Shown are 729 nucleotides from a PDB entry: RNA (23S Ribosomal RNA, nucleotides 517 to 1248) from Pseudomonas aeruginosa PAO1. Among the 52 different proteins in the entry, which are not shown, are 50S ribosomal protein L29, 50S ribosomal protein L5 and 30S ribosomal protein S18. Basu et al. published it in Nat Commun in 2022: "Compact IF2 allows initiator tRNA accommodation into the P site and gates the ribosome to elongation".

Context: one part of a larger RNA, bound to proteins that are not shown
RNA sequence: ACAAGCAGUGGGAGCCUACUUGUUAGGUGACUGCGUACCUUUUGUAUAAUGGGUCAGCGACUUAUAUUCAGUGGCAAGCUUAACCGUAUAGGGUAGGCGUAGCGAAAGCGAGUCUUAAUAGGGCGUUUAGUCGCUGGGUAUAGACCCGAAACCGGGCGAUCUAUCCAUGAGCAGGUUGAAGGUUAGGUAACACUGACUGGAGGACCGAACCCACUCCCGUUGAAAAGGUAGGGGAUGACUUGUGGAUCGGAGUGAAAGGCUAAUCAAGCUCGGAGAUAGCUGGUUCUCCUCGAAAGCUAUUUAGGUAGCGCCUCAUGUAUCACUCUGGGGGGUAGAGCACUGUUUCGGCUAGGGGGUCAUCCCGACUUACCAAACCGAUGCAAACUCCGAAUACCCAGAAGUGCCGAGCAUGGGAGACACACGGCGGGUGCUAACGUCCGUCGUGAAAAGGGAAACAACCCAGACCGCCAGCUAAGGUCCCAAAGUUGUGGUUAAGUGGUAAACGAUGUGGGAAGGCUUAGACAGCUAGGAGGUUGGCUUAGAAGCAGCCACCCUUUAAAGAAAGCGUAAUAGCUCACUAGUCGAGUCGGCCUGCGCGGAAGAUGUAACGGGGCUCAAACCACACACCGAAGCUGCGGGUGUCACG
RNA sequence: GUGACGCGGUAGAGGAGCGUUCUGUAAGCCUGUGAAGGUGAGUUGAGAAGCUUGCUGGAGGUAUCAGAAGUGCGAAUGCUGAC
Numbered sequence: 001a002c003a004a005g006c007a008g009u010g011g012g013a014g015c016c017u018a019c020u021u022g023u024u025a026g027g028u029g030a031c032u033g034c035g036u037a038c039c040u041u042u043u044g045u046a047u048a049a050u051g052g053g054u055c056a057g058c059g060a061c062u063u064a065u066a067u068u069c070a071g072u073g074g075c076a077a078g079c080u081u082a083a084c085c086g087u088a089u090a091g092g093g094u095a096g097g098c099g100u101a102g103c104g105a106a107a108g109c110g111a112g113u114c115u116u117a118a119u120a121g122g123g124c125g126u127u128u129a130g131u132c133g134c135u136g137g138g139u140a141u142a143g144a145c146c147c148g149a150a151a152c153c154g155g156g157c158g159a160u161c162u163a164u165c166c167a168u169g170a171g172c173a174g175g176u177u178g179a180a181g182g183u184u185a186g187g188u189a190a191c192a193c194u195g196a197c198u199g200g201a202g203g204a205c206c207g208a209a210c211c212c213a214c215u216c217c218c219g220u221u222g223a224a225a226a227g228g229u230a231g232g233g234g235a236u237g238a239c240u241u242g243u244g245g246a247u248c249g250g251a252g253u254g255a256a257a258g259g260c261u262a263a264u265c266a267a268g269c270u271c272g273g274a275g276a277u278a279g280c281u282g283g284u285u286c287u288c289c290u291c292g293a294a295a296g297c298u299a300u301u302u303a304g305g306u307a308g309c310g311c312c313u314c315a316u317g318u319a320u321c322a323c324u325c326u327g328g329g330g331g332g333u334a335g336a337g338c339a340c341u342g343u344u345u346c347g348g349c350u351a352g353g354g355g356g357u358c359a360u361c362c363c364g365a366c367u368u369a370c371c372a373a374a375c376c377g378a379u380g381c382a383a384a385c386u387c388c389g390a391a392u393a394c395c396c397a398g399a400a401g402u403g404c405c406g407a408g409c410a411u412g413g414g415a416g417a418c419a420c421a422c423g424g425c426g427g428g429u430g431c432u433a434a435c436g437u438c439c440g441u442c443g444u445g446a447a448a449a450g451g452g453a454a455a456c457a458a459c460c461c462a463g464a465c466c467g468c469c470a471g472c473u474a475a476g477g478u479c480c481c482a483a484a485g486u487u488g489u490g491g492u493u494a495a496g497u498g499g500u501a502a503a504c505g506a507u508g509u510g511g512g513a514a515g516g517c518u519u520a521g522a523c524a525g526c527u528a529g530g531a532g533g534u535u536g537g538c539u540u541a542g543a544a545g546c547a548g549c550c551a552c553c554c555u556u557u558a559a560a561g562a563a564a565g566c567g568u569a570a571u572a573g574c575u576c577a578c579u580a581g582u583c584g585a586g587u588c589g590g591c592c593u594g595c596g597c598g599g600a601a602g603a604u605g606u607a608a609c610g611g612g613g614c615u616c617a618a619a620c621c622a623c624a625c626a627c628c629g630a631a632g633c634u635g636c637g638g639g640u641g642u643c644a645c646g
Numbered sequence: 647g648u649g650a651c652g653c654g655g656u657a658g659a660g661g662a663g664c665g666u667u668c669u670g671u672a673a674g675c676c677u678g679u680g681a682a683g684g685u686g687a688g689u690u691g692a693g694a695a696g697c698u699u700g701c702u703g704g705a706g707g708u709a710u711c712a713g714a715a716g717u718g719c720g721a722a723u724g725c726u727g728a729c
Stems, first nucleotide, its partner, number of pairs: 008034004014028005019022001038051001040049001053729006063142013078098003084092002102109002112124004145283002148280001152273006163247009172237001174206003177202001181198006210234003214231002217228002249265001251261003286663006296309005311416001312414007321403003324399006335388001336386002341382003345378004352371002358364001420445010450461003465638004470634003476628003479612003485625001487624006498614001504598002508595005515588003525582003529578001531555001533553001536550003564575001639653007664718001666715005674708003683702008
Other pairs, nucleotide, nucleotide, family: 009010cWH012030tHS013029tHS037052cWW039050cWW042044tHS043457tWS044457cHS059719tWS059722tHS060283tSS060719tWH062144tWS076129tWS077099tWS081095tWH083093tHS086090tHS101110tSS104106tHS104107tHS111125tWS116118tHS147281cWW149277tWH150276tWH151274tWW158249tWH158262tHS159162tWS159247tWH159252tWS163253tSS172208cWS173207tHS178201tHS179200tHS180199tHS187192tHS188190tHS209235tHS213214cHS216229cWW219224tWS222224tHS223227cWS248251cSS249268tHS250267tHS254257tWS287693cSS292657tHS293656tWH294417tSS294447tHH295446tHS297418cHS307418tWH313659tSS319320cWS320407cHH330393cWW331392cWW332333cHS332389tWS333390tWH334389tHS337339cWS338340cHS338382tWH340385cWS344379cWW349374cWW350373tHS351372tHS353354cWS354365cWH355368tWS356368cWW358366cWH367369tWS368370cHS386387cHS416657cSS421458tHS430433tHS430434tHS445457cSS448463tSS448464tHS449463tHS449631tWS450630cSS451475tWS461474cSS473630tWH475629tHS477484tWS483628cSS486618cWH493495cHS493617tWW494615tWS495615tWW496497cHS496498tWS497617tWH499613tWW501600tWS502600tHH503599tHS506596cWW513590cWW514589cWW518585tWS521584tWS521585tHS522586tSS524583tWS528579cWH530577tHS531556cWW533554cWW536551cWW537550cWW539547tWW542569tSS544570cHS545563cSS545565cWH546566cWH552562tSS557558tHS563564cHS565574cWW567572tHS568570tHS605606cHS605607cHS609612tWH613618tWS617619cHS655656cHS663694tSS665717cWS671710cWW672708tWS672709tHH677705tWS678705tWS680704tSS680705tHS681704tHS681706tSS682703tHS
């Protein structure tokens, strides 16, 4: 031993022990609410980014000399000695250093002086205490907080490995092929030239030892810091090998691969310069209290460094500051407009080009059948247009109160920081794409915990001194998980819409304002009709209301279009539009608006309310009252900082 | 001693403290009737910390106030030993 996660903590039963026998002490901790380690580095880490197996010991801001500021002392217009003597921490030694006066480049002059032609102006200085210790914070020169390079230079040690070379030795089983040459028999004028026998050349051939290393597999923490088994190449030579010797660090050697020079080579090893240098990584050790940033501008062989300014802190001095009201002031943005500069459309009116024009040898014109500056009117647009023009924000002055007892300013000691992020608003860029990027201005994070948004730096509420088993609220919430209304009144939705979505589509449904027809009978359904000029013309063989182009009458009436649809090759034939009867009360479409429907397809598993579940809701729209809910506020008890008073 | 408003915090500035070793105070004081060290319990402060005791151990320790520092480790792929 039915139970899911940084292992703890808030609550908490039971059991065991001790003694004071339970408002006690000690040990365990069933069950339950909350809860993703630490360091570093970062805009940001549970991060699946870095570091650490654990323990014990050790391990990083020092010292010397020159200085500046502050605190605290001795002397004081003076202060103080250094080397050195020494009766040795005494005393002597005042050489020197700083101060008592500055200005000028200087000569120099001096409470003045320089510039200047200048007793003008202007710069600097003058009415006002300094020096020497001690202790701290900075600075300079030193390895200067600690650890860490690749490298450079100097003196040596190495050719027992390997690369070439020199001397002296030795090794290469077995089997093939068969060159030159020689002899002989032919043959030739002779030399040539043929055959047979012989002969034993060669970086020749096959193949062990030996040397090598082409392929596969195994082995890879190995039997081995380069091997093994099975196959492979050379194997009398530009061969292999023993012993001894020679050449080496910008040097050697190299049948040349930048190869090799002791498992080390685009410059060996060793010890020195030496703690080289490291604008770069990493690390930096006890406690409490007060305050509290920046990630910007300018420059930079600068861009991840540094310097001045802005921003933090401490000290001294000094008088200004912020918010609101009132009163002054400039502007050229948003918006708007067309008065300028550009750009757009329509109409009228037209110089004129000319479209031709009787065609005039070619000159006169008939007319502008095309185009047309300009003007007139209507009508749009603009970051680099403006006849106009805000809000706000910025300067300035005068006032009341508040300010944590200060806010402002000046001068000094010490810094850090100069990689920023997201959200809102105004913009450029991009695709008005990106958790994109580059500015301006706010807020938050950085450097901020707590509550809410399921989880969720940057969003909403709110800024944690400590304790309490007290109360009220914010954002957000109140059916169960899970604290608080299954609260009350009036409506909407039927889509699980709520709890993802566009053009567009639809007799879904609630509300409003109006319209067209209608007992002289509306709408739908049904019972009839629904014609002749006239195959309208043109063309088409023909295309006849229904192949394509012109306009689209008239008689009968109750009706009818030179015909709306399907139709024939073209006719023909079913309709429809319009009208008569029929049944007898409503009916037709458009507009504004609330909530819904379709459009709607993805990859491990429901999976686009956190889940269960929810329909006169536990959804949505109004109104009302109540409650819950933070480390916010209040209550009670403590601790601290600053200021005022005593 | 009262009133008042403050008291989140990184880099960083300012203030105040604890503990360790050594020197003076100290030829003192404590200590075999039990020192330092080790290991438990209790108790006191806001903290670093202090104090009192049981057991172990067997010879040294240092009040107070001053002075001087090799003065405080969890990290550095830290160094040495053990596991």
The entry is indexed under Initiation Factor 2, 70S ribosome, cryo-EM, translation initiation, initiator tRNA, conformational changes, RIBOSOME. The depositors describe the entry as "Pseudomonas aeruginosa 70S ribosome initiation complex bound to IF2-GDPCP (structure II-B)". The source organism's lineage runs through Bacteria, Gammaproteobacteria, Pseudomonadaceae, Pseudomonas and Pseudomonas aeruginosa. The sample was in a buffer at pH 7.6. An Rfam search finds the family "Bacterial large subunit ribosomal RNA" in it. Its family is annotated with ribosome and structural constituent of ribosome in the Gene Ontology.